[PDB]
Molecule: SAM-III riboswitch
Organism: Enterococcus faecalis
RNA sequence: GGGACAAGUUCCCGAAAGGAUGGCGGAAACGCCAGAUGCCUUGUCCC
Numbered sequence: 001g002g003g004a005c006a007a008g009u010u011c012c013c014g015a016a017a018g019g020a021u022g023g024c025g026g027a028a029a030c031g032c033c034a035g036a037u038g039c040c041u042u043g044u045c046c047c
Base pairs, nucleotide, nucleotide: 002046003045004044005043006042007041008040010020011019012018021034022033023032024031026030
Other pairs, nucleotide, nucleotide, family: 009039tWW025030cWW026027tHS035038cWH
C1' cells in the first nucleotide's frame, strides 16, 4: 500500500432557513461556536 464501519464533521429535515442538544466566555439580564458534499487523518475488524 487494499476494503468496510465510526469519529474528527452532535442530532431532526433534500438543501437553505430553523429548532433541540452539547461546548466555550463574562460579575451579569445575555453572548459566541458546532460539516449539505468531497478529499484527508485517527481508531476497530477482514483478504